An RNA with a sequence from Haloarcula marismortui: 42 nucleotides with solved positions.

Context: bound to proteins that are not shown
RNA sequence: CGGCGAAGAACCGGGGAGCCG
RNA sequence: CGGCGAAGAACCGGGGAGCCG
Numbered sequence: 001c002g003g004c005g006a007a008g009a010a011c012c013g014g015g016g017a018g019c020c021g
Numbered sequence: 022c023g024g025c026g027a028a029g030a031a032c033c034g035g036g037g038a039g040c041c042g
């Protein structure tokens, strides 16, 4: 520097098998 | 066909800005 991120990052609790291209 | 996923997917709740190469 780019990619992603408020259509919710990191982190925590529940959850227990799918999500993406 | 791959990449990722029980060292915890989807999703719910808390959180409120970072995460990645």
Base pairs, nucleotide, nucleotide: 001042002041003040004039011035012034013033014032018025019024020023021022